Method: electron microscopy, resolution 2.9 angstroms. The entry became public in 2023. This is an experimental structure of RNA (16S rRNA; mRNA) from Bacillus subtilis subsp. subtilis str. 168, with 1547 nucleotides shown. The work is reported in "Genome-encoded ABCF factors implicated in intrinsic antibiotic resistance in Gram-positive bacteria: VmlR2, Ard1 and CplR" (Obana et al., Nucleic Acids Res., 2023). Taxonomically the source falls in Bacillus subtilis subsp. subtilis (Bacteria, Bacillati, Bacilli, Bacillus subtilis). The depositors describe the entry as "ARE-ABCF VmlR2 bound to a 70S ribosome". The entry has 46 different proteins, among them 50S ribosomal protein L16, 50S ribosomal protein L15 and 50S ribosomal protein L14. The sample was in a buffer at pH 7.5. Rfam match: Bacterial small subunit ribosomal RNA. Its family is annotated with structural constituent of ribosome and ribosome in the Gene Ontology. On this family, see Yusupov et al., Science 2001: "Crystal structure of the ribosome at 5.5 A resolution".
[PDB]
Context: bound to proteins that are not shown
């Protein structure tokens, strides 16, 4: 501490990829919206910026200005006036220190940039503590201010004056350096310490207080040294992206001698010598990235990511330089250049939001031109303060978590309206409504925190200087002052259920169905799929389902996916064994004993920063959040141990491997010869009319004598019988005999070596056929092509003829269903049976049977193995070493580069797109111009007919007002119809008729009717005549 | 009271031969009377499945018997049912007449013997003889008997097949119409007619046509029906009117056949349409639109092209009869007898089914499934004279600031020295080295565009073929060369990932 | 009775 | 030959 689920099919099993449930966000969009608390917010244009701030401080370092004005004197109107230099205050400007922090971005950067671990006896370090010695004596500028010139101006240039803790001489100095003794100790270079000479190298005041006025103290400041502290600077091991369709890459580039330069090694530069460094353990280049602490996500190993916050780099319109300094080669510093921008009187100037806000622009897309330095933290100061868009708060945006609200309780009569309804009734439903409650919020009122520590100043106490009973420091003590946030949180108390719910979804997966419209339309879909006149899949509606101030869509990371599998798959037939060998480098490698300690284990030790994650406690009303203490983390370095196992070394040993010795079989392979068969072709006898060919026929050949037949001859290819899941070979492959030349393999043997072996990327030979090139051959074959057939057409199967090639040399190509669709090696795990080549034995002249052994080829079959088919000692089984390949189907073995080739082309080897399947085996059918059996007026054996012709009749077409619907191959068509003049009758035309021609209801009432005359084609009126049956 | 019955009003409702047979029930056809379909438990198999149901034999059959991991079962097979064919009992009238008289007439007496009718037996079962087969199962064959191997013929139609037919018989979800898609009436239309089909009729003719004579059936109808004999009419029919609710009486004369004369091979004495006229029934009514009948007319038609159909026997063929429907109307449909055949040699060969077995890419199952070019639309990509962007560098040319080095004869407070002014040091200028960025060249890498042009992938119905899938109808794939509108064809060489049938080793 | 080969 |  780990779930699976839909989809290939007729179903089935595999194998396979597609698709879904999870979590995550700096999000977007869309629909929607109440509140609070904490976080977050320009991801793209490091694109370009209007505007105002984001770095100042010190007057106790200096000098000038300007104001204040205690008083004096002043000329006079009692209305004010100056002219000192009162304290006093302001700062343009010199100086100090600050500006190198604080903030931004992430462009560049594949690097010692960054993480881990270590080094520096090759380093610097302002301000801060401590610790010791000091702060002698002198001098010359300069800005400020003043005149001059250009400028509208801003500002830019000359002449003169003045000061400092500014700047420079010299005096003394413990560093430095140059010599030259010692003492000790490392890791080469060295190092620590102590001595001596020489030689150079400081320093600066200010405020305050007390003085005898000389100076003395205190505190700031100053100077050098040594130590700590803090911060940098280098070096080194180790880790961390992609590509080989990127393999050679380096020339100050590797050392070295010597100078130079650095805070410091160092080719860091530079002269002079060598030729050396780096690469397959992956250099170069070429793409892509700040990295990390962490974040998301998994069960973990892993994978993404590198936003808020924190650490290191890195950068500041571009590019390059150095000043200044403790620090930069400097965001809001200069210089040069480059691209751009702005003012402007055209003379000249000026700038750089990757600081906060904020425009424009890109984009789907990310905020206020806030408020205050109260709190923390810088710089400056003696302090008070000054500064400070670091911070600290507030705004904005549902963006993210987390928290509470849109009301509770009773409530059937189960209201009224929506929606269904099988018309009963169900459903929205305890939900409304009524009553009764409640105030989280909301609204109005009152109160109101913490967040504040301080400091500074005096008053004391103890201490430390000092002449001090002065004055300071240090440490302790009262007392005072200070709030952006904000009258905000919080508290109280009154009034109202009153303003406050909305998205998606309901076919399966997956929680949740009806009802109407729509009719392959509109339109939906994550996936399987829906929809083409009854859609729980589209659209509306009612309703339930999940969620909820949020809920769906997309978009990107993980998972599920064992779908790249170290954990933890595979390669017979599903995608996948290279075609075969030799073979470099590389992995890996029998058995003893010794030895080492590189890997391995293991004791300590130090390190792995805070926040973060876990684990325990504690503050916020709870939660988020926040705070405290731990845990927890590595192929981490230092220093000891063990010795099995790997790795180095040394001596053994034989089983692996090989060698020798004795045997054996072979179509193994080159070269050179020889032979008999048959085909074609040329002579010749003997003979005469056809031969060839096809399913059938023709083209073809023949009286010019074919074809058949007998004799010799030519020439060119292959080698019957022997032949055999027989032999050889690494594969292709190799079949006539007879020599040459050679290569491998098996058996025995125990004579030697004594692990010397497996595998094998790249490489290199080898490598059926077709092709190519350059010359031979050329008899059967024969692409290509010509005829002559088949046919709808036949650029083709068939036929007749027929060139390239098949044939040889020499070279090239190098690909095959090059197959056993099965990589090489090794060793283990039942049997039975062929059969090839050897060995040993069993009774033997022996033949032969039998046994047994190797090393090969079959076959059947245990165990196992396989999705199944099947493998099964020739494994596809049980291991172990090495190569070589697969990750869905198509595009596609294509495209693009690079190698080869003389061409054809071959190897290497993609995406974009596009599909949810593509496949493997096996079951059941079904089907075959498959094969077997069997049967039927099936066919044969016969009879008689139909199509022709008149009609009959039904049917299709067509014409119609309608020609009424129905039936469409067997299995519609003399069918439904066992009867169309009206009726039948469903069809047309043209008159009519509306609880109806026809039925139960329901009421009123009482007969209704029949019959007639009139009208009407009638149906229908219209009067007439009786006028209820039990 | 209403047990009714009826009208008048009313609004629930009625109504439909309106869709939909692809929403259904029921009913039916087909495959097919074909011998098949399946199931219960068991065992096989991971699973679909399989197995029973295959196999040897034999049937007409999954019908029987043997074997067999199967062991039974049920639905089909077959037989229970009707009907023919023999024969026996009962029954003897309306049916029969032998034997007996009588009559025109089985008529009358008399019979029921005989046919007949129609209820109940008998009757066939491979039951018996031989032979063969396994001895089974069956098969061949003889007797007997009316009939021999399910005699003959009917009825009966398994599982399911075709989204078969049928909302139009009926019934029915749903949909649809209600002053109408419903209801009434009249006339017309289903009968139409340039035309193509099916199933029939009559022919075409001497094995006949006309005329005559003499014969010989079954099985069915009939009450408002059948209708006889007489009489009228040339005839279709009239008129009057027995008998019969039927083995009684009627329909009702059966026709081919059979004997005789006559026609003498022509479109006729064949054929019988067509149309004219004039009748007769049915009926309210033969105009569209009915049968029949007499005159008259006298049409194709000389045995039928391609093809294509019934039937194994009391069948075909061919010749009358009857009957449902129906007032009339049949060449149609169902039944009846009458006359009465030819031929099965066989399973090569076409068609179909059954049973095994094999191949498969089929499964809405060969009327399947499938490949490719060409036409059209979309969309991604490659090539492409060439346009054009930027990215590293590399070689020159130039070379800013700047650091540094040389020089600095021009200027210069700090320090030396002299003190009327020199040194030192600085500082400006000036030269060199490096050195950004430009400029120039010629490669190199990487993107965007591009005339036009290859292919590729994907689209509801397009043209040509059929190239795979079965032996796929020339086995097929695999390299590879050449032809070829396509897909392909063909030559060589390999491979089984080939059907089908001989034959030689291996294995059970 | 079942596979190979020809 | 096709459906």
């Nucleotide at each position: 501490g780990g779930a699976g689920a839909g989809u290939u099919u007729g179903a089935u099993c595999c194998u396979g990829g597609c698709u879904c449930a999870g979590g995550a966000c700096g999000a977007a969009c869309g629909c929607u919206g109440g509140c609070g608390g904490c976080g977050u917010g320009c991801c793209u244009a490091a694109u370009a910026c209007a505007u105002g701030c984001a770095a100042g401080u010190c007057g106790a370092g200096c000098g000038g200005a300007c104001a204040g004005a205690u008083g004096g004197g002043a000329g006079c109107u009692u209305g004010c006036u100056c002219c000192c230099u009162g304290a006093u205050g302001u700062u343009a400007g010199c100086g100090g220190c600050g500006g190198a922090c604080g903030g931004g971005u992430g462009a560049g950067u594949a690097a010692c940039a960054c993480g881990u671990g270590g080094g520096u006896a090759a380093c610097c370090u302002g301000c801060c503590u401590g610790u010791a010695a000091g702060a002698c004596u002198g001098g010359g500028a300069u800005a400020a201010c003043u005149c001059c010139g250009g400028g509208a101006a801003a500002c830019c240039g000359g002449g003169g004056c003045u000061a400092a803790u500014a700047c420079c001489g010299g005096a003394u100095g413990g560093u430095u350096g140059u010599u030259u003794g010692a003492a000790c100790c490392g890791c080469a270079u060295g190092g620590u310490u102590c001595a001596a000479a020489c030689a150079u190298a400081a320093a600066a005041g200010g405020u305050g207080g007390c003085u005898u006025c000389g100076g003395c103290u205190a505190c700031c400041a100053c100077u050098u040294a040594c130590a700590g502290a803090u911060g940098g600077a280098c070096c080194c091991g180790c880790g961390g992206c992609g590509c080989a369709u990127u393999a050679g890459c380096u020339a100050g580039u590797u050392g070295g001698u010597g100078a130079g330069g650095u805070a410091a090694c160092g080719g860091c530069u530079c002269a002079c010598c060598a030729a050396g460094g780096c690469g397959a353990c992956g250099a170069u280049g070429c793409g892509u990235a700040g990295c990390c602490g962490a974040c998301c996500u998994g069960a973990g190993a892993g994978g993404g990511u590198g936003a808020u916050c924190g650490g290191c780099c890195a950068c500041a319109c571009u590019g390059g330089g150095a000043c200044u300094g403790a620090g930069a080669c400097a965001c809001g510093g200069c210089c040069c250049a480059g691209a751009c921008u702005c003012c402007u009187a055209c003379g000249g100037g000026a700038g750089g939001c990757a600081g906060c806000a904020g425009u424009a622009g890109g984009g789907a897309a990310u905020c206020u031109u806030c408020c205050g330095c109260a709190a923390u933290g810088g710089a400056c100061g003696a302090a008070a303060g000054u500064c400070u868009g670091a911070c600290g708060g507030a705004g904005c945006a549902a963006c993210g978590c987390c928290g509470c609200g849109u009301g509770a309780g009773u409530g059937a009569u189960g209201a009224a309206g929506g929606u269904u309804u099988u018309c009963g009734g169900a459903u929205c439903g305890u939900a409304a409504a009524g009553c009764u409650c409640u105030g989280u919020u909301g609204u109005u009122a009152g109160g109101g925190a913490a967040g504040a520590a301080c400091a500074a100043g005096u008053a004391c106490c103890g201490u430390u200087c000092g002449a001090a009973u002065a004055g300071g420091g240090c440490g302790g003590u009262a007392c005072c002052u200070u709030g952006a946030c904000g009258g905000u949180a919080c508290c109280u108390a009154a009034c109202c259920a009153g303003a406050a719910a909305g998205c998606c979804a309901c076919g399966g997966c997956u929680a949740a169905c009806u009802a109407c419209g729509u009719g392959c339309c509109a339109g939906c879909a994550g996936c399987c799929g829906c929809g083409g006149u009854a859609a729980u899949a589209c659209g509306u509606a009612g309703g339930u389902g999940g969620c909820a101030a949020g809920c769906g869509u997309u978009g990107u990371c993980c998972g599920g996916a064992a779908u790249u599998a170290u954990u933890g798959g595979g390669c017979g037939u599903a995608a996948a064994g290279g075609g075969c060998u030799c073979g470099c480098a590389g992995g890996c490698g029998g058995u003893u004993u010794c030895u080492u300690a590189a890997g391995u284990c293991u004791g300590a030790u130090g390190u792995g920063a805070a926040a973060g994650c876990c684990c325990c406690c504690g503050g916020c009303u709870c939660a988020a959040c926040c705070g405290g203490g731990g845990a927890g983390g590595g192929u981490c370095a230092u220093u000891g141990g063990a010795a099995a196992c790997u790795g180095g070394g040394g001596a053994a040993c034989u089983u692996g491997a090989g060698u020798g010795c004795a045997g054996a079989a072979g179509a193994g392979g080159a070269g050179a010869g020889u032979g008999g068969a048959a085909u074609u072709c040329c002579a010749c006898g003997u003979g005469u009319a056809g031969c060839g060919g096809u399913g059938a026929a023709a083209u073809g050949c023949g009286u010019a004598g074919a074809g058949a037949u007998g004799u010799g001859g030519a020439g060119g290819a292959a080698c019957a019988c022997c032949a055999g899941u027989g032999g050889c070979g690494a594969a292709g492959g190799c079949g006539a005999c007879u020599c040459u030349c050679u290569g491998g393999u098996c058996u025995g043997u125990a004579a030697c070596u004594g692990a010397c072996g497996c595998u094998g990327a790249g490489g290199a030979g080898c490598g059926a056929a077709a092709g190519c090139g350059u010359g031979g051959g050329g008899a059967g074959c024969g692409a290509a092509c010509a005829g002559g057939a088949u046919u709808a057409g036949a650029u083709a199967c068939c036929c007749u003829g027929g060139u390239a090639g098949u044939c040889c040399a020499c070279g090239c190509c190098g690909u095959a269903a090059a197959c056993g669709a099965u990589g090489a090696g090794u060793g283990c795990u039942a049997a039975g049976u062929g059969u090839u080549a050897g060995g040993g034995g069993g009774u033997u002249u022996c033949c032969g049977c039998c046994c047994c052994u190797u090393a090969g080829u079959g076959c059947u079959g245990c165990a196992g193995c396989u999705a199944a088919c099947g493998c099964a000692u020739u494994a596809a089984g049980c291991a172990c070493u090495c190569c070589g390949c697969c990750u869905g189907g198509g595009g596609a073995g294509u495209a693009c580069g690079g190698u080869c080739g003389c061409a054809a082309g071959a190897c290497u080897g993609a995406a974009a797109c596009u599909c949810a399947a593509a496949g493997g085996a096996a079951u059941u059918g079904a089907c075959g111009g498959g094969g077997g059996c069997c049967c039927g007026c099936a066919c044969a054996a016969g009879c008689g007919g139909u199509g022709g012709a008149g009609c009959a009749u039904g049917u299709g077409g067509u014409u119609u007002a309608a020609u009424u619907c129905g039936a469409a191959g067997c299995a519609a068509c003399g069918c439904g119809a066992a009867g169309a003049a009206c009726c039948u009758u469903a069809c047309c035309a043209g008159g009519u008729c509306u609880u109806g021609a026809c039925a139960u209801c329901c009421u009123c009432u009482g007969a209704c009717a029949a019959u007639c005359c009139u009208a009407g084609a009638g149906a229908u009126a219209g009067g007439a005549c009786g006028u209820c049956c039990c | 009271g209403g047990g009714g019955c009826a009208g008048a009003g009313u609004g629930a409702c009625a109504g439909g031969u309106g869709g939909u047979g692809c929403a259904u029930g029921g009913u039916u056809g087909u495959c097919g009377u074909c011998a098949g379909c399946u199931c219960g438990u068991g065992u096989c198999g991971u699973g679909a499945g399989a197995u029973g149901u295959u196999g040897g034999g034999u049937u007409a059959a999954g019908u029987c018997c043997c074997g067999c991991a199967a062991c039974g079962a049920g639905c089909g097979c077959a037989a229970c049912c009707c009907u023919u064919g023999a024969u026996c009992u009962u029954a003897g009238u309306u049916g029969c007449c032998a034997g007996c008289a009588u009559u025109c007439a089985g008529u009358u007496g008399g019979g029921c013997a005989c046919u007949c009718u129609a209820a109940g037996g008998u009757g066939a079962c491979u039951g018996c003889c031989g032979g063969u087969g396994a001895c089974a199962a069956a098969c061949c064959g003889g007797a007997g008997g009316a009939a021999g191997g399910u005699g003959g013929g009917g009825a009966u139609g398994a599982c399911g097949u075709c989204a078969a037919a049928u909302c139009a018989u009926c019934a029915u979800g749903c949909c649809c119409c209600u002053u109408a898609u419903g209801a009434c009436c009249u006339g017309g239309g289903c009968u139409a007619c340039a035309c193509a089909c099916g199933u029939g009729c009559u022919a075409c003719a001497a094995u006949g046509g006309a005329c005559a004579g003499a014969a010989c059936a079954a099985a069915g109808g009939g009450c408002a029906g059948c209708g006889a004999a007489a009489c009228c009419g040339c005839g279709a029919g009239g008129u009057u009117a027995a008998g019969c609710c039927a083995a009684u009486c009627c329909c009702a004369c059966a026709a081919a056949u059979c004997u005789g004369u006559u026609c003498u091979c022509a479109g006729u004495u064949c054929g019988g349409a067509u149309c004219g006229c004039a009748g007769u029934c049915u009926g309210c009514a033969a105009c569209u639109c009915g049968a029949c009948u007499g005159c008259g007319u006298g049409a194709a038609g000389c045995u039928g092209g391609a093809a294509u159909c019934g039937c194994u026997a009391g069948u075909a063929a061919u010749c009358g009869c009857g009957g449902a429907u129906c007032a009339g109307c049949a060449u149609g449909c169902c039944g009846c007898g009458g006359u009465g055949a030819a031929u099965a040699c066989g399973u090569u060969c076409c068609c179909g089914g059954g049973c095994c077995u094999u191949g498969u890419a089929c499964a809405c199952a060969c009327c399947g499934c499938c490949c490719g070019u060409c036409a059209c639309a979309c969309c991604a990509c490659g090539a492409g004279a060439g346009u054009u962007u930027g990215u590293a560098a590399c070689a020159c040319c130039c070379g800013a600031a700047g650091u540094c080095g040389g020089u600095g004869a021009g200027g210069u407070a700090a320090c030396c020295u002299u003190u009327u002014a020199g040194g030192a040091g600085c500082c400006a200028g000036c030269c060199g080295c490096c050195g950004a960025a430009g400029g120039u060249g010629g490669g190199a890498c990487a993107g965007a565009u591009g005339a036009u042009u290859g292919g590729g992938g994907u689209g509801a119905a397009g043209u040509c073929g059929u190239a795979a899938c079965a032996a796929g109808g020339u086995a097929g794939c695999c390299g590879u060369a050449u032809c070829g509108g396509a897909a392909g064809g063909u030559g060589c060489g390999g491979c089984u990932g080939g059907a089908u049938c001989a034959c030689c080793u291996c294995c059970u | 009775g079942g596979a190979g080969g020809u | 030959a096709u459906g």